This is an experimental structure of RNA (HAMMERHEAD RIBOZYME-RNA STRAND), together with DNA, with 47 nucleotides shown. Released in 1995, the model rests on X-ray crystallography data to a resolution of 2.6 A. Keywords: DNA-RNA HAMMERHEAD RIBOZYME, LOOP, RIBOZYME. Crystals were grown from: pH 6.00, VAPOR DIFFUSION, HANGING DROP, temperature 277.00K. Entry title: THREE-DIMENSIONAL STRUCTURE OF A HAMMERHEAD RIBOZYME. Primary citation: Pley et al., Nature (1994), "Three-dimensional structure of a hammerhead ribozyme".
[PDB]
RNA sequence: GGCGACCCUGAUGAGGCCGAAAGGCCGAAACCGU
DNA sequence: ACGGTCGGTCGCC
Numbered sequence: 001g002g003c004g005a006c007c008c009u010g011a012u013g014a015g016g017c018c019g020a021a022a023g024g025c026c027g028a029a030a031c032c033g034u
Numbered sequence: 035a036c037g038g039t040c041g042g043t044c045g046c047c
């Protein structure tokens, strides 16, 4: 440098769209704050 | 009603 898994936290993502992919986006809900 | 999104270990390649 790459990948993944798990844990942790108030620190979230049912579902959907775009994309050849990588990746991006809208977002029900919970949570936390006001 | 409104605003918003944590840190880490372990292991492998």
Base pairs, nucleotide, nucleotide: 001047002046003045004044005043006042007041015026016025017024018023031038032037033036034035
Other pairs, nucleotide, nucleotide, family: 008040cWW009011tHS012029cWS013027tWS013028tHS014027tHS019021tHS019022tHS030039cWW